[PDB]
RNA sequence: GGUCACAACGGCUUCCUGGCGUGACC
RNA sequence: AUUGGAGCA
Numbered sequence: 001g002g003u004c005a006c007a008a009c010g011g012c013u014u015c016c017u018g019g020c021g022u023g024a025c026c
Numbered sequence: 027a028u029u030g031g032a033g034c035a
Base pairs, nucleotide, nucleotide: 001026002025003024004023005022006021009018011034012033013032015031016030
Other pairs, nucleotide, nucleotide, family: 007020tHS008019tHS010015tWH010031cWH
């Protein structure tokens, strides 16, 4: 430099969008 | 100026 993961965050959520943060691989 | 969508209320 490039990817990835988990992931703070709702009155509520085996869904969607976003991804604080924390890590991993190349 | 992410502070939501869908859904219950």